[PDB]
Context: bound to proteins that are not shown
C1' cells in the first nucleotide's frame, strides 16, 4: 500500500509552426571594369 | 559573355526566441 479519470505546477528531450538573424547553391533586375 | 558588388526572391545548414504538439520523468490537487 490500490484500480482508474481529470487538472495544476516543474524539469528533460523530440518535432512542427510563427517571427528575427548569418552563411551558401540557382533565378529576376541593377551597378564597375574589359 | 566573365570577374566582383548591390536589391529582391526559392531551397538548404545555422542559431535567436515565443507558441503548439507530444515523449518521458517528479510534485501536488480533486473525481467513483
Nucleotide at each position: 500500500c490500490u484500480c482508474a479519470g481529470c487538472u495544476u505546477c516543474u524539469u528533460a528531450g523530440g518535432a512542427g509552426a510563427a517571427u528575427g538573424a548569418c552563411g551558401u547553391a540557382g533565378c529576376a533586375u541593377g551597378c564597375u571594369a574589359c | 559573355g566573365u570577374a566582383g558588388c548591390a536589391u529582391g526572391c526559392u531551397a538548404c545548414g545555422u542559431c535567436a526566441u515565443u507558441c503548439u504538439c507530444c515523449u518521458a520523468a517528479g510534485a501536488a490537487g480533486c473525481u467513483g